Description
Primary citation: Qayyum et al., Proc.Natl.Acad.Sci.USA (2024), "Structure and function of the Si3 insertion integrated into the trigger loop/helix of cyanobacterial RNA polymerase". This is an experimental structure of RNA, together with DNA, with 94 nucleotides shown. The structure was determined by electron microscopy at 2.79 A resolution and released in 2023. The PDB entry is titled "Cyanobacterial RNA polymerase elongation complex with NusG and CTP". Among the 6 different proteins in the entry, which are not shown, are DNA-directed RNA polymerase subunit gamma, DNA-directed RNA polymerase subunit beta and Transcription termination/antitermination protein NusG.
Context: bound to proteins that are not shown
DNA sequence: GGGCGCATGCTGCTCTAGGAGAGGTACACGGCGACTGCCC
DNA sequence: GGGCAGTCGCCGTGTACCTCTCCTAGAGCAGCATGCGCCC
């Protein structure tokens, strides 16, 4: 003073 | 021609609903308990 | 009565990391700004 919320689909390394 | 007044597309503000499918169906696999069918 | 046996549902299915996108709900109703008719 401030400063990101969750969620779904897709494609990768060990 | 030009100001005015209306009609008419856009869009944002809401708000309210929230039901019940419409069909997106038909689509893996193994273990284990609860029922129900049709004889002895 | 006494079952076997069959048949339906519900339960389960290694670990940690990195990137890129799309969505928070959609249809009704009224305010606007623009296009266009009208009377001077």
């Nucleotide at each position: 003073a401030a400063a990101g919320a969750g969620g779904a689909g897709a494609g990768g390394u060990a």